Shown are 648 nucleotides from a PDB entry: RNA (23S ribosomal RNA, nucleotides 515 to 1245) from Vibrio natriegens. Keywords: Vibrio natriegens, Ribosome, Bac5, Bactenecin 5, 50S, V. natriegens. The entry has 28 different proteins, among them 50S ribosomal protein L36, 50S ribosomal protein L17 and 50S ribosomal protein L3. It comes from the structure "Cryo-EM structure of the Vibrio natrigens 50S ribosomal subunit in complex with the proline-rich antimicrobial peptide Bac5(1-17)". The entry also models zinc ions. Rfam match: Archaeal large subunit ribosomal RNA. On this family, see Yusupov et al., Science 2001: "Crystal structure of the ribosome at 5.5 A resolution". Gene Ontology terms of the family: structural constituent of ribosome and ribosome. It was solved by cryo-EM to 2.7 A.
Context: one part of a larger RNA, bound to proteins that are not shown
RNA sequence: ACAAGCAGUAGGAGCAGGCU
RNA sequence: GUCCUGUGACUGCGUACCUUUUGUAUAAUGGGUCAGCGACUUAUAUUCAGUGGCAAGGUUAACCAUCUAGGGGAGCCGUAGGGAAACCGAGUCUUAACUGGGCGUUCAGUCUCUGGAUAUAGACCCGAAACCAGGUGAUCUAGCCAUGGGCAGGUUGAAGGUUGAGUAACAUCAACUGGAGGACCGAACCGACUAAUGUUGAAAAAUUAGCGGAUGACUUGUGGCUAGGGGUGAAAGGCCAAUCAAACCUGGAGAUAGCUGGUUCUCCCCGAAAGCUAUUUAGGUAGCGCCUCGGACGAAUACUACUGGGGGUAGAGCACUGUUAAGGCUAGGCAACCCUUUGCAAACUCCGAAUACCAGUAAGUACUAUCCGGGAGACACACGGCGGGUGCUAACGUCCGUCGUGGAGAGGGAAACAACCCAGACCGCCAGCUAAGGUCCCAAAUUACUACUAAGUGGGAAACGAUGUGGGAAGGCUCAGACA
RNA sequence: GAGUCGGCCUGCGCGGAAGAUGUAACGGGGCUAAGUAGUAAACCGAAGCUGCGGCAAUACUAGUAUUGGGUAGGGGAGCGUUCUGUAAGCGGUUGAAGGUGUGUGGUAACGCAUGCUGGACGUAUCAGAAGUGCGAAUGCUGAC
Repeated sequence: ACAAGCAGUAGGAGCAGGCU
Repeated sequence: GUCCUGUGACUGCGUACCUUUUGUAUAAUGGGUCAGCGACUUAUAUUCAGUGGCAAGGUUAACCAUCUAGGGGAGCCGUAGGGAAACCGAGUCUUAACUGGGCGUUCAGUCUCUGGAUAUAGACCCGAAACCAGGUGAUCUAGCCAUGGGCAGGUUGAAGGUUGAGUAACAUCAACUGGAGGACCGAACCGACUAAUGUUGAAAAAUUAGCGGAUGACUUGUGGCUAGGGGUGAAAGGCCAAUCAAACCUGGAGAUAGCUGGUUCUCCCCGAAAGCUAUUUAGGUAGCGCCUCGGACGAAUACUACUGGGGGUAGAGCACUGUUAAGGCUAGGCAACCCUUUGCAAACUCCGAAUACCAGUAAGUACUAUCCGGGAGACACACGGCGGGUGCUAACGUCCGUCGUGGAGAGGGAAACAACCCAGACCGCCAGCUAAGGUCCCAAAUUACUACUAAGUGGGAAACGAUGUGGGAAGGCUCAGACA
Repeated sequence: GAGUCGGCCUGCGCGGAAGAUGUAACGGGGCUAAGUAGUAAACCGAAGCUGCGGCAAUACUAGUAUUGGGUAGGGGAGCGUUCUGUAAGCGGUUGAAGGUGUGUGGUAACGCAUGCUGGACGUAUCAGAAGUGCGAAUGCUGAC
């Protein structure tokens, strides 16, 4: 492991650690 | 859990960097990566600026010195300019002399220190092909010299000779003999004609199969000699150590490189040009234009209204110069010239704008204009609009004028799209309004109403063709009968 | 046995209409309005304008006002590095430099603090001087 390109960026679920 | 850390399903947006360019996601350049190193320096002089000292003065150089002191006044700059000069001198030069006119008079400099430029030097770093000088190379190869060596095996049968002929003697004939040759076939050896392989090879020239020469202008060993504008060459510019239209090494030497590449931290302000003129110049450079920094100056500037100007363009026209058509009239020999009508013009004009420009007056807005200095960069432009030349009123063509944008400009639109449309990004914000452009879904946003289109026209393409269809204003023909 | 014929001014359509990898001449879906023309009233839409917070340049009088895209290029202000003085000072085996994390500060270059590593240097401040900053040069050396 149904997914197409300078691989990041703005956003963002979930999961895992802390802390609470 | 309106925490921190790691990961990041899914959604929007999004074509590296550098360089070079009008313009690069570019399929143009450069970089495999990392680490380290790698490019505007130094000296001297000139100039400008800042800063300090001293000030109509400033300052010393070598050198001396008990040596960053102090001496040292040689010199330099300033303090006067004008003139080719003598020379004159707040003037001078010009001229016979200026009514004159040119320059000057009337303004602080100088020596440090720091910085910007410049000059001379390698002068920002790296890079030629080359040129020159002195050496080193003929262990490769070319030629030559001397001294050695090599060439299986097999053919052919020159001259010459001999014995028979034969001739006056020659000459000539046969047989036998003989062993010539850049002779023949073919190994070694030397070579290298073809093909295939190989081409990051087994090999910087080979291998395999064939191929040529193979007693010679042969081939080979050893040692000699010739050396770089020189040698050597049965001549290919061949070869002279895997190098040759001038070897190799070292030096001049960091030759030179108007070319190419590259040029290293950060922020802030301003911000070009791709033009003109000239150029053995055109991809360089110089002055000018445009940028910047300082100083001076202050509205002298820009925009607009008004006023005053000159236009000769657009348009138009045919009065001129040309060109054109029809008709008339007619000299002439069909037709000038005139007349009437009718067109055309970048190099025609009887006319003639808009704009633009020049100047003045005036309001308001604006750090504008100008001048003097320091520093540049640029002088390959591109597209788009408008006016044109050129071209085919072709070209993402080419050359000008002018305005815009790009260049050097992001954002939104135009699917994507430097140069088109909107619009100029100091930074942050999960606020609002709008521009161009849009509002079914991708994709943010619209409904109502009135028409038209039926062709997916919209969403490429002309002449022309066609009872496609909508609207408008007329006309002809018709209840005395149209139209079929 | 009631209309009919042909021109004109016009709107919108039809044919004319053939190309090479794949529809491929609306950006796509798809659309008969989601096309074209118009009317009314909306909305969307940018780094434009406004709002709010902050920084800077330049004028003025800390506040105003204007301004802050940018290549070549000019101008201004800084950061950091090595070295000299300051400094026989100051910090250091109770742990220097360097290395590696983390936190924190500033507009930035960068600063500060601190865990671990490390095992002996480092150096404020203000000046002074530069072999002072590398991703590019088919750069050079080493490693991979």